Background:
Primary citation: Waltz et al., Nat.Plants (2020), "Cryo-EM structure of the RNA-rich plant mitochondrial ribosome". Solved structure of RNA from Arabidopsis thaliana, 741 nucleotides shown. Rfam match: Bacterial large subunit ribosomal RNA. For this family Rfam cites "The comparative RNA web (CRW) site: an online database of comparative sequence and structure information for ribosomal, intron, and other RNAs" (Cannone et al., BMC Bioinformatics, 2002). The depositors describe the entry as "Structure of the plant mitochondrial ribosome". Method: electron microscopy, resolution 3.86 angstroms. The entry became public in 2020.
Context: one part of a larger RNA, bound to proteins that are not shown
RNA sequence: GAACAAUCAGUCGAAGGAGUAGUCAAGCGCACUCACUCUAACGGCGUACCUUUUGCAUGAUGGGUCAGCGAGGAAAUGGGAAGAGCGGCUUAAGCCAUUAGGUGUAGGCGCUUUCCAAAGGUGGAAUCUUCUAGUUCUUCCUAUUUGACCCGAAACCGAUCGAUCUAGCCAUGAGCAGGUUGAAGAGAGCUCUAACAGGCCUUGGAGGACCGAACCCACGUAUGUGGCAAAAUACGGGGAUGACUUGUGGCUAGGGGUGAAAGGCCAACCAAGAUCGGAUAUAGCUGGUUUUCCGCGAAAUCUAUUUCAGUAGAGCGUAUGAUGUCGAUGGCCCGAGGUAGAGCACUCAAUGGGCUAGGGUGGCUUACCAACCCCAGGGAAACUCCGAAUACAGGCCGUUCUCGUUUGUACAGACAGACUUUUGGGGUGCUAAGAUCCAAAGUCGAGAGGGAAACAGCCCAGAUCGUACGCUAAGGUCCCUAAGCAAUCACUUAGUGGAAAAGGAAGUGAUCGAGCGAUGACAACCAGGAGGUGGGCUUGGAAGCAGCCAUCCUUUGAAGAAAGCGUAAUAGCUCACUGGUCUAGCUCCAUGGCACCGAAAAUGUAUCAGGGCUCAAGUGAUUCACCGAAGCGACGAGACCUUGAAAGCUGCUUUUUCAAGUGUCAGUAGCGGAACGUUCUGUCAAUCGGGGAAGGUUUUUGGUGACAAGACCUGGAGAUAUCAGAAGUGAGAAUGCUGAC
Numbered sequence: 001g002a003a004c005a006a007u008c009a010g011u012c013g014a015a016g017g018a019g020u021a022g023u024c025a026a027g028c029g030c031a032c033u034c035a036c037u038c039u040a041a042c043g044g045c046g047u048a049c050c051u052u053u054u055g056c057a058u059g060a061u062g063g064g065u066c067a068g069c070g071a072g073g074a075a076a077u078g079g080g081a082a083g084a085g086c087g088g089c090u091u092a093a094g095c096c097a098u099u100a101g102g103u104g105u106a107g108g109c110g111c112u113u114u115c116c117a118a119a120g121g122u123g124g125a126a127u128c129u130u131c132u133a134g135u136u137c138u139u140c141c142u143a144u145u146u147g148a149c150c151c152g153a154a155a156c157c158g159a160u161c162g163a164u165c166u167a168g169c170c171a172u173g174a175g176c177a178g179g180u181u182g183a184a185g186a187g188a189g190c191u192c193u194a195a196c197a198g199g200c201c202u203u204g205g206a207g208g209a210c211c212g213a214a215c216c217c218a219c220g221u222a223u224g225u226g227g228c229a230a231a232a233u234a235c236g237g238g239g240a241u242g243a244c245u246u247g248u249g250g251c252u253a254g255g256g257g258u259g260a261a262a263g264g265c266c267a268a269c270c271a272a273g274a275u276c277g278g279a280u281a282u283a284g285c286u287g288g289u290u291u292u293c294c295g296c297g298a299a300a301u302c303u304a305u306u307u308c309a310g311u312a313g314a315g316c317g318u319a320u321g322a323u324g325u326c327g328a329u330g331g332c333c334c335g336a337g338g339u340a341g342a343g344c345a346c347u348c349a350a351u352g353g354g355c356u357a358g359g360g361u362g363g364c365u366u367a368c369c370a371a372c373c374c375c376a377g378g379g380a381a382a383c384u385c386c387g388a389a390u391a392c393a394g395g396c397c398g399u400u401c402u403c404g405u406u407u408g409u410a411c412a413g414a415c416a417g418a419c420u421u422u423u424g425g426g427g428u429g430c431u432a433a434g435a436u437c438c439a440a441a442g443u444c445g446a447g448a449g450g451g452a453a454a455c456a457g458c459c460c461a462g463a464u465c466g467u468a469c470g471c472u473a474a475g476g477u478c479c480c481u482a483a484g485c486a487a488u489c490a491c492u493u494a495g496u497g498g499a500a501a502a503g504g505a506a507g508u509g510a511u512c513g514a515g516c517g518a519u520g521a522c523a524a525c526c527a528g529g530a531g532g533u534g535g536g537c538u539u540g541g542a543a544g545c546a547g548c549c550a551u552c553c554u555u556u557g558a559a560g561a562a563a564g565c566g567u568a569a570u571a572g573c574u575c576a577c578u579g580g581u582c583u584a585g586c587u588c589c590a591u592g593g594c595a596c597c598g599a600a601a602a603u604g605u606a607u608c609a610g611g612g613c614u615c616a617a618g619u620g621a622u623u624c625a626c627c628g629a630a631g632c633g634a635c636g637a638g639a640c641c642u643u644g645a646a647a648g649c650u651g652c653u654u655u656u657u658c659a660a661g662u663g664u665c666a667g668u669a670g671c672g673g674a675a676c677g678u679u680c681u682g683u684c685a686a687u688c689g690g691g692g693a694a695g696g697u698u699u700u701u702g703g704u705g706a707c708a709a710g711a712c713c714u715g716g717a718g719a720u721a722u723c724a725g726a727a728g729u730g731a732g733a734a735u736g737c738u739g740a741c
Stems, first nucleotide, its partner, number of pairs: 010045004016039004021033003049062001051060001064741006074146011086134001088109003094103003115120001149288002152285001156278006168251008176242001178211003181207001185203003189200001190198001216239001217237001219236005254270001256266003291675006301314003305310001316413001317411001319409004326404001327401001330397002333395002335392001341386001342384002351376004358369002360366001362364001417444004423439001425437001449460003464637004469633003475627003478611002484624001486623006497613001503597002507594002510591002514587003525580002528577001530554003535549003560575001564573002638665003641661007676730001678727005688718001695714002698711005
C1' cells in the first nucleotide's frame, strides 16, 4: 500500500505516505544537495518464451522452481585465404643428448616440355645490356576416413542364464462329507413240454451316471479402477471316481521348446525370452546446440533423380582479389511483331430474304420442298481480310554510383512459400473456396512504426542512439480520441449512412421536351349509351355480356352488333361514348439525383464500435485551418564509407588525427570483422596477503557490449599483473541428469 474494482501483472508518468542524511555563509535557518531510499492511489500503453512454421497470444510442442553438469571438436591427407622463413625449399623414420637441441636428403613438390590412348614429337619469352620458380611450417575456414555436434528407436548377430510362474510329460505319494439312481450278472416262486428262452421277484453294485461340501476352475452382476490387491472381494455358477485335483523331485530352452490349437505359454509386457557383448548399430525423421558488438544480406523458381520430408547442378547471399564507365536507367532513332479489339476475305458452325435448279403433287402445274447463286447479319483457344496500347532486340546520346559488372578463389542458406473482396487467364461450384495452377506487380516471410474498432499477406513508412523540440504522410476534427457541433451551395428525413438481387412503388427537389388551356385547361354537378338491334349463328334458353360469325345499317346528342356483372333469356347499370357550369396552370415524356419495399437464426443488441447523430455528427460539389509515424527535419551522441587537409608511412604511397558529408547505419537463415569473460600455463624464487587472501550477500562507479573496479560486512589464506599460449571455456529449454525443496 490492501475488502467498489477486472487481465503476460508490467513500462512510463504520478497526488501520496514514510525513513530521513549532508554543506554553508549566513548567521543558530533555510535553503539548497533536481537531496536520497522504500512505497503507489490514478492515467496512457502492452496477448509470455523457444521450437516448427506460409504463418502460433494461440485452444500446437517443452518447461514446477533452484544449484550444478550437459552437445561445433581429435588426428592424419587435400582444398585454400592470412603470415613468415628461404631463394630452389625441405626432411621421414633414426642417431646423437636431455636442466636442452643438434644430426639425418632416403623421399616429396618445384625449375619442366604444355600435344599424346599408347608410340612419336618439342624454339615461351625477350633483348638495352634483363623479367623469365617455388617450396616449408604456423594460424583459420573448410573438405575425406574414423562415432564426426549430441540425444532416440523399431530391429539383426555371436555368446551364455532360466520350465521355482506357466504347457506337457516322467517317478513317487495323497485326497474326494453325505445322499440318490440301480447296468452286467447270480439266485427262489410263474414259467411253452426248460426244446426253451422268457416274465415278475430277490440279491447284486456299473456308470467319461445324478444332487451336493472339500477341491479345483472362473460364468454373470456390483464393488473396486495410485484399489485390500500391477487381476481381488461380495453374492450367485460349473464339474465334483475322472479326459480328476494335488505334494514332492526330474525333463524339454529361443527360430527353439511346449501347445485338447487361442499366435497361446516359457519368471508379472512373446508374430521369436532375458542378459552380456559387435555397438556410441543405424534413423533423409523428432528435439537440443550455452558470451557480446558491428558489416552485409537470399531464397522457396528451374532441371534431374526408386524424387517430394531430401540432395546435387543453375539462378539468388557473403569475403576478397583481378578485369572492366561494365550496370542502373530516360530520350532519340530504327527493328519482325499478330494478343486485346476487330472483321468474315479462308476452315467450322451459322439466321432471314431474292431466283431457282432439282424434287414431290395431281396432269398443264403446285401458297408443298427448293440446291446453286446473290442480298443482307455477323458467331469463334485451336478462323484471320485487319489490328492497336505494351513489353522486347539494338545502336546513339544524357542520368547516375561507395562496381553496385564480369570473373578467379574459397564459404554456405534456400528447392514446404502466403495473400491482394488487385487485374487477366486455364481447372472449379455455375463465373472465380482463406482452393487449386500460371501471367505479370507489391507486402509478408526476414520489417518493427502510425490508419483499417481489434487484423502477418491491405494504407502510409524503413527504427543506429538520446531529446517533454518542429513540418508532413496515412487517416481524421460533437464525445471516448489529439485535432471544426468549420464555412459555401443543394439533396434525403430511410438510422438510408450503419450489409444483399429480378421486380413493385404518384416519394422528394432539379432539367429538356411536348399536350393542354378565358373558342376555357383538368377536378366536379347535373344526362341517354338509342332505333337495323333482341344483328347473323348456336341454342331446351342469348336481347350486351354459356357461346361463335359480325364490326357493318340508320337515327344521327351519344352509342359496341353494349365492357365488366349477371338475369334459366330477360331488364338494367355503367362502359367507351355526354351541353352548359367549373376557373385555372394543369398532364405525361425522359435527362437524371437521394429515398422506399422486397431483406428470416440460432447464449445477448451483435452488420456505424458505442454514446448517440435530421436542430447532421448523412450525402454531391467548392475553401480554409488543425491533428497526426520510430518519415523528414533541430541540436547531440556513436559506428563504418566517402571527401579532403596534415602528418607519418618507405611504398614514396599504405596508415592515423582532424575536419566536411538533405553520405550510410530495419533483418531470419547464412556469411565476414572485431570483443568480453572463465579453468590452466610461461611471464613469477616476481607481486600483493593475519593491517586481511579466494569465495559470499549487499550497496557505489565505469564501458557499445559481454563485463570490469570501489565501499561496508562475511569470510581466515591464498592470489596473480602484463603480453603470450593449452582449452573438457560461458545456460532457459533436449517430456534431459543428479541433488534439493